[PDB]
Context: one part of a larger RNA, bound to proteins that are not shown
RNA sequence: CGGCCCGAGGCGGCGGGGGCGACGGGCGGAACUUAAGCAUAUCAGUACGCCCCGGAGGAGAAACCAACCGGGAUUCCCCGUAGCGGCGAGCGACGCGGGAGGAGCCCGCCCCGAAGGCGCGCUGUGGG
RNA sequence: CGCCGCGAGGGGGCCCGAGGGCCCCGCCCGAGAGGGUGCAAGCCCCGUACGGCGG
RNA sequence: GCGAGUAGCGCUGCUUGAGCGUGCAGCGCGAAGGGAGGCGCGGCCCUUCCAAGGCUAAAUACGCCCCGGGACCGAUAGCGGACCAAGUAGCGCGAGCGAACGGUGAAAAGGACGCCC
RNA sequence: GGCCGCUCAAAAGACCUGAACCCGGCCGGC
RNA sequence: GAACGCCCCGCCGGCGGAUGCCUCGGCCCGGGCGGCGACGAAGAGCGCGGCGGAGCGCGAGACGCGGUGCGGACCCGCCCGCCCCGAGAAGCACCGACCCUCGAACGCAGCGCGCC
RNA sequence: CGGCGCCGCCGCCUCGGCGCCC
Numbered sequence: 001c002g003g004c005c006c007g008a009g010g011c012g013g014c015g016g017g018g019g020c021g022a023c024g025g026g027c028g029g030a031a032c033u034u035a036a037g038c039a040u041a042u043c044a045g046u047a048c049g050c051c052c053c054g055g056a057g058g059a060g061a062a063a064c065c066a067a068c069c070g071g072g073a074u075u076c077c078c079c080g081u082a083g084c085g086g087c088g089a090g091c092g093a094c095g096c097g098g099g100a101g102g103a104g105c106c107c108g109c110c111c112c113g114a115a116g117g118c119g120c121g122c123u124g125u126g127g128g
Numbered sequence: 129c130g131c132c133g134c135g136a137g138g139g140g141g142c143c144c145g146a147g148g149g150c151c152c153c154g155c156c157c158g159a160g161a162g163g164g165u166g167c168a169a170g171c172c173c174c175g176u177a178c179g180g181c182g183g
Numbered sequence: 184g185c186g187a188g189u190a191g192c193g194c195u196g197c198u199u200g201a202g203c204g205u206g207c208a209g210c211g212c213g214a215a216g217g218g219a220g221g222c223g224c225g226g227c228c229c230u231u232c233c234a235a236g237g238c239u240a241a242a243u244a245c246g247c248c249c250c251g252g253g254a255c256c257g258a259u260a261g262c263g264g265a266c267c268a269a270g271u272a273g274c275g276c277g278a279g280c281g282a283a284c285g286g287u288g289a290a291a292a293g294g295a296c297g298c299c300c
Numbered sequence: 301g302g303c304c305g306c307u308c309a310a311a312a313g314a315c316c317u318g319a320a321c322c323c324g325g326c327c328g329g330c
Numbered sequence: 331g332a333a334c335g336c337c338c339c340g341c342c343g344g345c346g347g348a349u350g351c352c353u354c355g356g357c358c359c360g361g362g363c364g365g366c367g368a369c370g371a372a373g374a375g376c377g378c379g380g381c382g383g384a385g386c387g388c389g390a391g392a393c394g395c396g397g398u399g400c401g402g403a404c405c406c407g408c409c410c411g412c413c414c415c416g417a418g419a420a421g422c423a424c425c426g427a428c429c430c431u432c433g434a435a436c437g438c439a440g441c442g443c444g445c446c
Numbered sequence: 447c448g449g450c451g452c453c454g455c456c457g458c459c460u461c462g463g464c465g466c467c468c
C1' cells in the first nucleotide's frame, strides 16, 4: 500500500408481525370424583394456560409384520382379548380376515469440475 | 354448478259485510309442491311439470 | 459405495396394556457392519430388514355464513334474544352480570250532528 | 268533561277471546 | 231491630291476564363453502339525511359518486322530482373510485411536541 | 424542508481491526 478474513453505518427491492367459541399440530398441566375411609391407582395423558399452520392437517413408501403351501408405504371403516392393577376398585392395544382409496420418488456419499441460477460459487454451482 | 326465460285450464243460481260456502252442470292436467286473495280455490294472481346459455 | 458425540449402555425422572422397560429426556461413557423376532444373561444357528437426511395426491374431520329438509317448540315453551333500536335497558371501581315486553279491523273507514258546561 | 247518537257485520274504540283469586251496585237467604 | 259479615236465587259492573287459535322466530339433521391483514385487518371513536333520536348504511366525494348491463312507473308524512319509442322513479347484479381519529399501528406522545 | 418506525434475506455504497499476509 493492496488482497483475503472477521465486523460496522447507510441506501434499494422484497418478506414478517395482528385477527377466529370448530376441525388439526406442538408444549405445560389440575382438582372435584371412584375406591362406600385413604396415600399407589382412578378421574385424565381431560378442563384450563401458552405457541403454530391450512383448506384440511398430521402420517407415509419398512433398520415392518410374521412363523404361513406367508404377506408388503400412509390414512379411514367393520371385527375381537393378550396383558396392566393396594392382582382391589378399575384399566386395555394389536396381527391375521372383509371393504373405501391407491402412486411413487431423491439428497449426502462416488465420477466429471464451472459445463451452473456467473458482483455468487472451488470451504463446490451444474450434469451423471 | 351457475345465469336466463315462457308457462294450461269455470261458469250459472241462492245467500253473506265479504263466496275460497251450498246446489247443478264443465275444462286443464309432463303442471292436484305450495304461497296470496275480504270465509276450505288445480281452473282469480304468483308459482309448479316440460328447456335454453355459459360448460 | 449406503447419514457419529450418533445407536447403544449405566444412574435418575416422566410416560405406556408393554409385564428384569412401551416411548421420551438429563448427565456419564461411547461403537462397526448393524437392527428385530412381546421374559433376563452367555454361545451357536435360522428368518427377515438397513436407523441416526428429505418430498408426496386420494379415501378422513369440522364451527362461523349460505341452501334444503323435519312424527321437534309454539310466547313462563323454543336460543338470553319472534316485539323498526338484545348482548339492548339496567347493575358492579373492575374482571364480569344481564331482563321484561308478540296479536284492532277485510279496509283506519281511528270516532259525524246536536245539547249542556 | 258528560250525554245523545255517528263508522263498521261488530266497537273489536287501544284494542282477538277474556278463566280464577279478589271486589262494587240491584235481588234472595243466614 | 237495622247494619257489618257470609252464601248465592238470579242480573249487571270492575281488577287481572289464564285458556283457545295464530307465527317474518328458535332447535335438530344433511349438503355446500372454506374466500382476512403494513395495498393497513378484526375491533373501537367521532361525524354524515331538507325537516333526523335509536338501529342498518356510509366516510368531509359521508342516509352516498361513476361505468356496464337488466328493469320500466313510482318515490311510507310534508315537500320536491320523474312522466314522452327512451326522455327513465322503485329495484337487481358485477366492476372503478372516495375512504376522518385510534387500533399488529409506523417521527415522539395522546390530543400536546419535534428534526428537516 | 423530500420527508423521518422495528426485524430479516439478497445486492450495493462508505468504512474499522497490534486477525492472517503482502
Base pairs, nucleotide, nucleotide: 002467003466004465005463006462007461008460009459010458011457012456013455014454015453016452018366023054024052025051026050027049028048034041038086064071065070075100076099077098078097083091084090104238105237106236107186110128111127112126115125116120129182130181131180132179138153139152140151141150142149154171155170156160162174163173164172191212192211193210194209195208196207197206216233217232218231219230220229245364248362249361250360251359252358253357255356256355273280274279285352286351293315297303298302299301316350322344323343324342325341326340328337329336330335373432374431375430376389377388378387380408381407395426396425397424398423399422400421404411437443438442444450445449
Other pairs, nucleotide, nucleotide, family: 001468cWW017368tWS018371tWS022055cWW022245cSS023244cSS029047tHS030046tWH031044tHH032043tHS033042cWW035088cSS040088tWW041089tWS054056cSS055244tWS056243tWH059074cSS060073cSS061103cWS061104tHS061239tWH062072tHS063217tWS064231tHS066068cWS066230cWS067220tWS073241tWW074101cHS074242tWW080095tHS081093tWH082092tHS085088tHS085089tHS093200tHS100242cSS101241cSS103239tWS103240tWS114124tHS116125cSS134178cWW135159tWS135177tHS136156cSS136159tWS137170tSS144146tHS144167tHS145166tSS147149tHS158177cSS159176cWS161175tHS165169tWH187215tHH188189cHS188213tHS189214tWH189235cSS190213tHS198204cWS198205cWW199201tHS204205cHS215216cSS215234cWW246364tHS247363tWH256260cSS257265tWS257353tHS258265tWS258285tHS258353tWH260265tWH261355tSS261356tSS263269tSS268384tSS269283tHH270271cHS270281tWS271282tWH272281tHS275277tHS275278tHS287291tWH287312cSS288290tHS288292tHS288310tWS289309tHH290308tWS291311tWW291312tWW292307cSS292312tWW294313tWS295305tHS296304cWW307311tWH308310tHS317349cWW318347tSS318348tHS319347tHS320346tHS321345cWW327339cWW338339cHS367434tWS368436cWH370434tHS370435tWS370436tWW371435tHH372433tHS377392tWS379393cSS386393cWW389390cWS394427cWW401420tHS402418tSS402419tHS403418tHS404419tSS405410cWW414417tHS446448tWS